Annotation:
Entry title: autoinhibited RfaH bound to E. coli transcription complex paused at ops site (encounter complex), not fully complementary scaffold. An RNA structure with a sequence from Escherichia coli, together with DNA, in which 92 nucleotides are resolved. Ions in the entry include zinc and magnesium. The sample was in a buffer at pH 7.5. Lineage of the source: Bacteria > Pseudomonadati > Gammaproteobacteria > Enterobacteriaceae > Escherichia. The work is reported in "Concerted transformation of a hyper-paused transcription complex and its reinforcing protein" (Zuber et al., Nat Commun, 2024). The structure was determined by cryo-EM at 3.1 A resolution and released in 2024.
[PDB]
Context: bound to proteins that are not shown
RNA sequence: AUGUCAGCGUGU
DNA sequence: GGAAGATCGAAAAAAGCACACGCTGACCCGCGTGGTGGTG
DNA sequence: CACCACCACGCGGGCGGTAGCGTGCTTTTTTCGATCTTCC
Numbered sequence: 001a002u003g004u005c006a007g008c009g010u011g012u
Numbered sequence: 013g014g015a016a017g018a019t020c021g022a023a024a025a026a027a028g029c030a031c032a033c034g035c036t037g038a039c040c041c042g043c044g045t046g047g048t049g050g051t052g
Numbered sequence: 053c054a055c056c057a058c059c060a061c062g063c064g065g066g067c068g069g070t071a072g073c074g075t076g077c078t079t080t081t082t083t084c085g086a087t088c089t090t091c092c
Base pairs, nucleotide, nucleotide: 003039004038005037006036007035008034009033010032011031012030013092014091015090016089017088018087019086020085021084022083023082024081025080026079027078028077041064042063043062044061045060046059047058048057049056050055051054052053066073067072
Other pairs, nucleotide, nucleotide, family: 002040cWH068071tHS
């Protein structure tokens, strides 16, 4: 000892 | 008989769009100027 | 001692350009010009 973005997926 | 209240329709702007979890990557000024420093 | 290389850095802003960038949602509120109507 974070955050954010994007993507995928699970359960509804 | 023309200005003001009423209407109104469209254009614009804002606010919203479930929960929980797992994983991956990708990133986290700038840039051109001025000052500084070793050098042959 | 200019001479080339290297690093602070600082203020600067939309970015890059001899201009545009945007293009498959729905509901609510504002607002603002155009019409009307109407009324004193």